[PDB]
């Protein structure tokens, strides 16, 4: 260098599952409930990102809410994270190059 394999989320270069508009465990974080305290233990996710739109604030900035985002664009469906195509990029293997 050609070749072929495995992947890619909206906390997690975390594993696993799903054509029903995403779910399971595990950690992390915030917040709650239980409570002499700690710790265990059970709930809760509006947890990144981008764009308007409303309020509130003299600002600096706060807060609501709403669409859209699953490397990236496009099929197929009523419905796509889940099937298909394209290109990207990451992991490992052959080959061939010293």
């Nucleotide at each position: 260098g050609g070749g072929a394999g495995a992947g890619g989320u909206u906390g997690g270069c975390c594993g696993g599952c799903u054509g029903g508009u995403g779910c399971c465990g595990c950690c992390c974080c915030g917040g709650g409930a239980c409570u002499u305290c700690a710790a265990a233990u059970c709930c809760c996710g509006u947890g990144g990102g981008a764009g308007g739109u409303c309020c509130c604030g003299c600002a600096a900035g706060g807060g609501a809410g709403c669409u859209c985002c699953g490397g990236a664009g496009g099929g197929u469906u009523c419905g796509a994270u889940u099937c298909c195509c394209u290109c990207c990029c990451u992991c490992u293997c052959c080959c061939g190059c010293c």
Solved structure of RNA (selenocysteine tRNA) with a sequence from Aquifex aeolicus VF5, 98 nucleotides shown.
An Rfam search finds the family "Selenocysteine transfer RNA" in it. The family has 109 seed sequences and 4,211 matches in Rfam 15.1. Rfam links the family to the GO term triplet codon-amino acid adaptor activity. For this family Rfam cites "Eukaryotic selenocysteine tRNA has the 9/4 secondary structure" (Mizutani and Goto, FEBS Lett, 2000).
It comes from the structure "Crystal structure of A. aeolicus tRNASec in complex with M. kandleri SerRS".
The structure was determined by X-ray crystallography at 3.1 A resolution and released in 2013.
The entry also models zinc, platinum(II) and sulfate ions.
The work is reported in "Tertiary structure of bacterial selenocysteine tRNA" (Itoh et al., Nucleic Acids Res., 2013).